An RNA: 18 nucleotides with solved positions. The depositors describe the entry as "The NMR Structure of an Internal Loop from 23S Ribosomal RNA of Deinococcus radiodurans Differs from the Structure in the Crystal of the Ribosomal Subunit". The entry is indexed under RNA INTERNAL LOOP 5'cUAAg3'/3'gAAGc5', COMPARISON BETWEEN CRYSTAL STRUCTURE AND NMR STRUCTURE, THERMODYNAMICS OF INTERNAL LOOP, RNA. Sample source: Synthesized on a DNA/RNA synthesizer. The entry is an ensemble of 20 models. Released in 2006, the model rests on solution NMR data. Shankar et al. published it in Biochemistry in 2006: "The NMR structure of an internal loop from 23S ribosomal RNA differs from its structure in crystals of 50s ribosomal subunits".
RNA sequence: GGCUAAGAC
RNA sequence: GUCGAAGCC
Numbered sequence: 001g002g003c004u005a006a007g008a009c
Numbered sequence: 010g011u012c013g014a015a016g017c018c
Base pairs, nucleotide, nucleotide: 001018002017003016007012008011009010
C1' cells in the first nucleotide's frame, strides 16, 4: 500500500 | 454513512 473486519457514533 | 481494534496478502 491492498484485502478483510470486531467494536463505537 | 462516519469513526475504528484484531486477522490476512